[PDB]
RNA sequence: GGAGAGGUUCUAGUUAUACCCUCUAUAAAAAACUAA
Ligand code: PRF
Repeated sequence: GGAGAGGUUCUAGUUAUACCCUCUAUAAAAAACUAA
C1' cells in the first nucleotide's frame, strides 16, 4: 500500500532539484548516491 519503517556507510538525509538499499511493524541485511 507504490503508505509506512530503520538505515549501512561517513555529516544530515530532508523535496533541497534531491538520490539509494532491505523490511512491513520492527529493526536488521547493505552498497552507490545527496546538500555542505
Ligand atoms: N538516502 C540514501 N542513503 C541513506 C539515506 C538516504 O536518505 C539515509 C538516511 N535516511 C541513510 N543512508 N541514498
This is an experimental structure of RNA, with 36 nucleotides shown. The structure was determined by solution NMR and released in 2010. The model includes bound 7-DEAZA-7-AMINOMETHYL-GUANINE (PRF). The entry is an ensemble of 20 models. The PDB entry is titled "Solution structure of a preQ1 riboswitch (Class I) aptamer bound to preQ1".